Shown are 24 nucleotides from a PDB entry: RNA, together with DNA. Method: X-ray diffraction, resolution 1.75 angstrom. The entry became public in 2013. Crystals were grown from: HANGING DROP. 100MM TRIS PH8.5, 200MM MG-FORMATE, 20% PEG 8K MICROSEEDED. Entry title: KlenTaq mutant in complex with a RNA/DNA hybrid.
Context: bound to proteins that are not shown
Formats: sequence, structure tokens, C1' cells
RNA sequence: AAAGGGCGCCGUGG
DNA sequence: CCACGGCGCC
Repeated sequence: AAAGGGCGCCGUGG
């Protein structure tokens, strides 16, 4: 015993 | 479209 980055997908809310 | 989260590619 706050959780790697990038890019996505879906679900839930609106 | 925006938020949230879990999950999926490297």
C1' cells in the first nucleotide's frame, strides 16, 4: 500500500 | 462528445 507510458475498446453515467 | 472504471494491444 494512489495506482508504469502510449494508443484504444467497452461498460456505466450524464 | 465529456467524465468515470476495467480491460486490451505494443